[PDB]
Context: bound to proteins that are not shown
RNA sequence: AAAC
RNA sequence: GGUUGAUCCUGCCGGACCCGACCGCUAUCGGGGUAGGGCUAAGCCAUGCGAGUCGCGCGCCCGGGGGCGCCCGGGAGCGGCGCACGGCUCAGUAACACGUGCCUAACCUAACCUCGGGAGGGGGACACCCCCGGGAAACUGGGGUCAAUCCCCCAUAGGGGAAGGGCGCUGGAAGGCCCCUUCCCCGAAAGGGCUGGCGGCCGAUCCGCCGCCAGUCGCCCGAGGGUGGGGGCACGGCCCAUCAGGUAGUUGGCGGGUUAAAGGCCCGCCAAGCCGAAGACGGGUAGGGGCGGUGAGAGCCGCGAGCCCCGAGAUGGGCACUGAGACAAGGGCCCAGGCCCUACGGGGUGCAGCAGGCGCGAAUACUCCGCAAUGCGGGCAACCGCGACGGGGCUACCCCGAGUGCCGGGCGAAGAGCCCGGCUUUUGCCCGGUCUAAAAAGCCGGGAGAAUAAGCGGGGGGCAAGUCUGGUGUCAGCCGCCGCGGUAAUACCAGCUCCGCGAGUGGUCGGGGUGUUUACUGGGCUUAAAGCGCCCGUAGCCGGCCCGGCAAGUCGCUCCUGAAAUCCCCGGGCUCAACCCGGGGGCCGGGGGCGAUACUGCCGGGCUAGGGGGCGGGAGAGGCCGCCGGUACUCCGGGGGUAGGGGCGAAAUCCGUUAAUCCCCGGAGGACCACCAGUGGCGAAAGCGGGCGGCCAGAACGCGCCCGACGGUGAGGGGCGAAAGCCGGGGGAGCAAAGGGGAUUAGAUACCCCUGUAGUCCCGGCCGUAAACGAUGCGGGCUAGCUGUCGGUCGGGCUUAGGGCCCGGCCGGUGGCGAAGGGAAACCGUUAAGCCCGCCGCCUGGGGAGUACGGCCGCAAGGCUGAAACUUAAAGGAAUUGGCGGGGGGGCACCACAAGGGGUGAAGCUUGCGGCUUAAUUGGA
RNA sequence: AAACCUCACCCGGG
RNA sequence: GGAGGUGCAUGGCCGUCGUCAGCUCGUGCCGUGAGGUGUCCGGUUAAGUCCGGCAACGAGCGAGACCCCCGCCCCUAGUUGCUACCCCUCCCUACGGGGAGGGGGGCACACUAGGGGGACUGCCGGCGUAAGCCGGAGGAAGGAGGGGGCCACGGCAGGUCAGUAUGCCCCGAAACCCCGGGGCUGCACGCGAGCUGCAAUGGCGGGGACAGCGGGAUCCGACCCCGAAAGGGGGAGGCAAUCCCGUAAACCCCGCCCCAGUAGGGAUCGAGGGCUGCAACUCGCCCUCGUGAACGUGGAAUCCCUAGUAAC
RNA sequence: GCGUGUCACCAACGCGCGGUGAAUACGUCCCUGCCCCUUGCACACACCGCCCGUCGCACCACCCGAGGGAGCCCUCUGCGAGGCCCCUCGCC
RNA sequence: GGUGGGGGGACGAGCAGGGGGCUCCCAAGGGGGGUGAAGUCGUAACAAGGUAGCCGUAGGGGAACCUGCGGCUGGAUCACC
Repeated sequence: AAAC
Repeated sequence: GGUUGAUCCUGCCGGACCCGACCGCUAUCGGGGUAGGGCUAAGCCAUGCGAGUCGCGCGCCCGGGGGCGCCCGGGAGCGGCGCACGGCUCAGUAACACGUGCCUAACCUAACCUCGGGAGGGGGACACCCCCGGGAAACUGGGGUCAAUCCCCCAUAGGGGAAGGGCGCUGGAAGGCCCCUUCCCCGAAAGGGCUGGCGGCCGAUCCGCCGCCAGUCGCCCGAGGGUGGGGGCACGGCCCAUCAGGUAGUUGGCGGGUUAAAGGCCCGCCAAGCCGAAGACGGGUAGGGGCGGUGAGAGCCGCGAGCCCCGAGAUGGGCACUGAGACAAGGGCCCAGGCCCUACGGGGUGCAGCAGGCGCGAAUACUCCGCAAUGCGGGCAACCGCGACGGGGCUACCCCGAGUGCCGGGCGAAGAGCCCGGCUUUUGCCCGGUCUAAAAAGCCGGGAGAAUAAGCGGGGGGCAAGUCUGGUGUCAGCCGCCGCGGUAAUACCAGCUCCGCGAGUGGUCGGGGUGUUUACUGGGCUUAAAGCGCCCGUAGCCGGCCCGGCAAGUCGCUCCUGAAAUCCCCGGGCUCAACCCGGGGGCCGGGGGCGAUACUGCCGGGCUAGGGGGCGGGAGAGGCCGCCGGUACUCCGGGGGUAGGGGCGAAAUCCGUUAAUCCCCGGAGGACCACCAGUGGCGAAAGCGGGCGGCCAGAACGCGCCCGACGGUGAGGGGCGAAAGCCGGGGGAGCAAAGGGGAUUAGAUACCCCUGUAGUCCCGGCCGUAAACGAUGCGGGCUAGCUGUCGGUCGGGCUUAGGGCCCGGCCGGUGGCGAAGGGAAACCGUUAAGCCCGCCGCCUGGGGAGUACGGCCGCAAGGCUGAAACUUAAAGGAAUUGGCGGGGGGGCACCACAAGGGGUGAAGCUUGCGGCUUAAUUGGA
Repeated sequence: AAACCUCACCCGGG
Repeated sequence: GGAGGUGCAUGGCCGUCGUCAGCUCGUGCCGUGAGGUGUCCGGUUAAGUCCGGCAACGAGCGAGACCCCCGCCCCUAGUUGCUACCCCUCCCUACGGGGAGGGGGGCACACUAGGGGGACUGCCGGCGUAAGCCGGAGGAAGGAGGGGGCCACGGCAGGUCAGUAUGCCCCGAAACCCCGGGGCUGCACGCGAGCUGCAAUGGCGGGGACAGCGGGAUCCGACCCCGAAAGGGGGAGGCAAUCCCGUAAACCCCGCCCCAGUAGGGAUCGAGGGCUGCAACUCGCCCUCGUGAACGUGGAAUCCCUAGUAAC
Repeated sequence: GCGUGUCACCAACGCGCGGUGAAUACGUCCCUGCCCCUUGCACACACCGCCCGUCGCACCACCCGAGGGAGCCCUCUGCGAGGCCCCUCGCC
Repeated sequence: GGUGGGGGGACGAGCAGGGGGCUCCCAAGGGGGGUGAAGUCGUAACAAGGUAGCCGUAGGGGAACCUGCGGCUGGAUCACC
C1' cells in the first nucleotide's frame, strides 16, 4: 500500500 | 506456493486481510452503545404481571366535623373518555405491498383551533343498593327503589334528493360553494358541572331546590383548518425458456346497485376484446426502504437480524357487534385441530407482550426494581396508571481506556526467573461523602499492601520463529497447497528454546478482497475452454454529408424535494478516547423555472461519398434440362491357337480341355471424363472437370447512366446442407460393409488372396450429421514493400495480323516472402491473428459427460437442447535438451563382418559358479 | 597354491 | 573388539562407457526464457586433425605433443664381458696342416651403458584452392616407424565396510588372528574356462643340437659318491656380466611299429618305494611294476586373431 | 619349451622370455556395436517407457422399476356450520 | 314490542370426493457408468508404434477394436516434368  | 528434466504460457486450487454466525482454550477493571431463540418450529405452554383514569357528569351507603344550607374521607356502581396508540413477530405477499414524485374536482374523520349562529317543552328506563336467590364454578333470575353530561319524543335551526335559473366565490379547470324557485324526505343540543354574589321556597326527620348575574369547564348546527384514514396515478428495485402461448368477468362500452367515496367492486345487456418473445403465462425465491459488510475504486454481497419508516399476522380458515376509527394480539361468533377445570349438567383456553418451561437445533438472559427521566390515556387541577419506557442482572455482543508494576545491583545470557535496596498504588480489598427513584457502578477523599491479576496459536516453503535433545521408525501422526515419516525426522510424539498477537488467541462456515477467474472501467474464442456447417431476415442495437426549426436526451444556474439516525468535513462537551451536542456536505434520484444548441432525436428541404437498379465487351468445372461422344471395362456370340491362367513374400482357394489366359471380328451394358491441369477458376457453405444446345443465377471490370442513405449485424424464426443410413420405384459394369473360402499366426472372429450381398448410380421423400477446417463470424476505414498467377480495363512495343504476345498503371481475386505492429510461442502480417468503429454467437480447471432427466424433431437409426451428486490437483498449449524408433543420412571397429588360420561346443581329467546333500558344506560378486 | 593357520562355516571346550 | 549388516551413508582405488572424441570457456550475436551459435556445411584422417565457406572471432582440457622399450649410425668405456694376433702343452695327420686346453697381448669384433644423430610427406610422378591422399625411388627404418604408459567432463544407486579407513545400526567379558576335530575337497545333474588325446605331418627308442628373460641367502647350488627311479649323503663358488639354476622343447638324423580301439589313449584300480611338514585317513606331491576305460575329430551354437603376428 | 607369482610341499592358473614360424585382407556397413547430423514422439525411472478395453474383486453414485406411500398448490362436484339480508306463514 | 317455521341471496368454513401438477420418499430386481489396487486376456494409441492417425456413419467381433464409404492433416509430402 491501486502489492503479490 | 503448486503441472516441467528444465522454460514460457493458460487455468484452477490454496496463503495472507476485514466482517457476521457457531464453536475450543483462556479471561482483572472501567467507560460508550437502541447487542442477545433472527440466521432453527408462525412448534407446544404451568405461573405471575402487562389500560386506566374522572366525585368539577350521577344517585346511594358508611365514618368523623359543623351549623346553616354543608366540610373531609372511604365503598359498590351507573356514566364520559381511552383501550383501533403503545408491545411482539416475519407466515402471506413479486403486489400500488414498498420507495420517489404527484392526486382525490371521487371521500370520511371523535379529540383540538378559528369564524358565525343556537341551547325551548316534555317523558323513560337500567345499575350499585334492599328482600330473596339459583349454580360446582363460570355466570346469572325475580320483586323494590334514587339519579345523571344516561335513553327518547316534540319544536325550531339545520341536512339530503330531483328540477329550473344567476350577478357572485374558489380554483388551471366546476358535477362544487353562495343566491333565487318548487316538491319530497331526514332532522340538533347537556345551560349540564363548578366558583362567587343576589333573591325566594323550604327544615336540624334540613343540610336541598328554584329564579337572575359574572367567571369558568362544557353541549348543538354551518364553514374552513388540523390529525388519522380510504382510494387513484407515473416511474424504480429478484432467478429460470429443461416454462411460449395465456385470459373468458377475461378486455371494453352502456344502464344500474353498493360505498364515505371512483372503479368488472358487483349486477343486466352489448361487443371481442386484453396480455405476450421489449418474455406473457408458469414455476422458484423473498416482506419493501433508510441502511449494512467488503474493496483504492468500478463493483460484489445481504450478516436487508438488532435501530427508524411502511406492510402483514395473532394456532389454520371465515364472519360480525360497538364505535370517528376494528371485522379488534391480553373483546365476540362458527368450522378444524389441540389442551385445562368439573360436582357430568357445564365452563375456559392457544405467550408471534415482559419474565419463565418443554421441544428443535451447532447454537442463547432475571418467573428482578421504578413510574424519577422520555411520552401517552384520564383529569380544571393535583395527581393516577403504564413488562412502553427507564435501571440494574446474566452473557468473550460491538467500540474505547487501562492493569497484571517502576528504579538501581547481583546471579542468569543481553532472556525468563530468583534475590537485594528503594518508589508507586492504577488495579483488587475495606470506609466516608457524592451519586442513584432506591441500589449497583462512577467520581472525591481516607487505610494496609508489591502485594490481587496472561493466554492462545505456531517454528520445512509459502510465513516470523531450532538442522538443539530424547522417542517412534512409511507404523503412530502431521498436512488449507506444496509436502514429511520406510534408522541417523528442522515437518510426527515430548523437553528446552524461540516467534506472532495479546484479555485475547485460535477451528469450521457465509460475504468481500484475492480475481483482468464475469472483464462498463477491463478478459478471451488458429493451436490452450470457446466462431453456430452456410446463408435470408423480425425485434433490438448500431448508422453518410449540408442547411433551417424544435429543445426531447445533454449541459449550466435556481427552486420544491429525497424523514430521522447512519456516512464525510468543521467547532464544541465528556480526563483524552470511544461517544454526545451544534453547523455544512452528501445520501448518485423525482419534479418546476429560467437559460445553451456542440453532440444524439425529432420535423422539413437539398446532396452523393455507402447501398441498390442499369448499359457495354469479356471470364468462369455456377446451376437445371436435353442430345452426343472418348477410351477403358465386364459380359455375350463367332474365328485363331493349345493348356495353362490368376494370385502371392510364398502359395493355395479360384478360372480352364464344353477352346481358358492371349489375338481378331461384332453386339450389349454401367460408371467415369485420363493428358491439357495450375496453392487455376466458379460458388454462401455443402460442392462443381468430356462436347453441343436451350433456360437461369451470381460476380469482376468500363461508364459525366438511374434512385438518393434505401445501410450493418441479427436473439427468436427460417431455408440450403458431404458420406453413411432410412422409405418406395428403376438400374447394377467396376468396387464392395456383412458373409463364405484359401492363407499367416500362439491365437487371426484382422492385416494378404479368391469370391460376395446390401451400398455405391437414377427418380420422389426423410435424415440434418463431418477434422461441414483457414480448427480464423459478418460489415467498413487506416497501416512499407518485393514477387507468381487469374479477369477486366488503359498506355507503349511487337505481331503466327488472331479473342495474340511483352512491358507499365488501376480495379478486383488467388499464392509466396516480408515493414510497422501483434503473440505463450509456433506464427499473423493490406486475404491480419495489427490500429480502430458496429452487431451477433460462444468460453470461465479436469473427470463425471454430449452422460441422466424433460421437451421438441425423426419411419427408424437417432438428432437438437443439456445437468447435478460425487470425485479430483491438475488436465492443457508452444517451444528446449535428451532418450528412443521395426524413419532418413554419414563414419567407424577382428571386444563387427568379409578373406583366412586356430579353435571351443561331443570323451577322460583339472578347475569356478548353480543346484542337491550336509553339523557345516562360507561370504561374495 | 585350503591338510594346521588362512577361516569368516559346524561339533565340542577355553 | 568385530571377516556382524547397510558399497542405496561414504573415502581411496579400480573396472567399463573409452580399440571414443568429447567437453568447455572469453567476447560478440539470436531468445522473453529453457536454450542456440561458435561446436554447422564440403573435402581430410586415428583424432573436435586440419583446410576452405558461414554471427562468429579466439582460446583451453581431452587428440597430439610428451614418457619408457625395439629397431640403423656416431661418441665416450673395458676389476666384469669379446678373441681377430700370438706362444706352451695334448691329440690327429692323406703330411700340407688341423683341432682342443692354459698363458700372454689387445678392446679390433661383439657385448654392456650414458649422450647424440637419423625420417621430416623429405624428393619425384599424379591428383587437390588446400587439408591432404595414391605410386616410385632412395633409405636401417615411409606414412603416428613397432609395443606399451599417461585415462577428459560426466555417467554406470557400476565392484570393493572380507585390504586398510569411516557414518549409522546392531553382537556387548561373545567376533578371538582362541584352541581340538570336521568343512570349504561332500555329488544324480546344469553351466563357464582349461589340460591330452582320438593318431602315421604319428608313437616309441637311440643319436645331434640351437635361446632369452628371470631367480638365488641360508638361498641357487657346480662337482663327487650311493640308488633302477623318485630320491639320498658330502660339498666348490656366488650377497650377482665373476658362482649357480644352465647342454630347453619343438626341430634334425637313424631304427622299430603299419590302420587296428592298435607299439594310438592314459582314465580307473592293485602292490610297493620316497619327499615336505607338528601332522598326509577324510585331504598332498614324486617314482617303479602291473592293470588298459571313454574316445576313431565331435549337433545347435560360439570365441580369438592382420606379421616376427596366429599357431606349435 | 624355459623363468617366475602364489609357495614348508604342491600350477592342468596368471605374468614374461626366447625357438620354429604361416593364411588371408589392406575392402565394407551385410550382422553386432559405436559416434555425428536430421526427423517424429502422448517417453524424462527416459521403450524393461507410456498406454487401452473386456473380464475378476471392493466401493460409490445415479437412473429404470411390478407396486406402496407422504406433502403442497390449484381446479370442479355434493352436502353444508356459521353470522347477515330478503320474501312468505304463524305465536306472543 | 320480540319471535318461531318454509324458501331464497351474497359471503363462506368443514367434511365428502374425483382432476391435474409439482415435490419427496419406499421397493424384488436391473442398467448403463465411474472410481480404486493391480488380478487375468490381448496390445488399440504414442516412433512411417510395426496395418499412418483421427472425424461422421453402417455393419461385425471376448475385448481393446476391424472393415466399407466420404472427409481432414492435427502426416511420414510445404518440392514433378

16S rRNA from Pyrobaculum calidifontis JCM 11548: 1428 nucleotides with solved positions. Nissley et al. published it in Nat Microbiol in 2025: "Structure of an archaeal ribosome reveals a divergent active site and hibernation factor". The entry has 65 different proteins, among them Small ribosomal subunit protein uS14, Large ribosomal subunit protein uL23 and Large ribosomal subunit protein uL18. The entry is indexed under Ribosome, Translation, Hibernation, RNA. Rfam match: Archaeal small subunit ribosomal RNA. Gene Ontology terms of the family: ribosome and structural constituent of ribosome. Lineage of the source: Archaea > Thermoproteati > Thermoprotei > Thermoproteales > Pyrobaculum calidifontis. The PDB entry is titled "Cryo-EM structure of the Pyrobaculum calidifontis 70S ribosome". The sample was in a buffer at pH 7. Released in 2024, the model rests on cryo-EM data to a resolution of 2.36 angstroms.